RNA sequence: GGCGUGUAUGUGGGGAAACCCUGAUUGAGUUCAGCCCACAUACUUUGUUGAUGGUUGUCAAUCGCC
Numbered sequence: 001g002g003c004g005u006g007u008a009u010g011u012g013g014g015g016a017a018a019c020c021c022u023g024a025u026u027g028a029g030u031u032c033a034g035c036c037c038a039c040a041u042a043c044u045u046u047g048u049u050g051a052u053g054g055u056u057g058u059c060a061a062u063c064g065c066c
Stems, first nucleotide, its partner, number of pairs: 001066004006043009021034004047062006
Other pairs, nucleotide, nucleotide, family: 005044cWW007043cWW025030cWW026028tHS
C1' cells in the first nucleotide's frame, strides 16, 4: 500500500429420528421456519479505541492478516 463489520429476503444443500415448546402459515396439526453451510438482493457503525458540544464527515492513537 490492501484486507479485516454486521443484519435481512428468497434459492438450494447438511444437522437419524421422537413427542415438546415456540413463532408463522391453512379451510383444516394445515404447511413451514427456529441451527450451521453455499448463492444472489437489499441495507449496514464498513477492523479497534479517542477528540471535535450532536451524527455527516474530519483528524488523531492503536491490534491482526497478505
Molecule: pRNA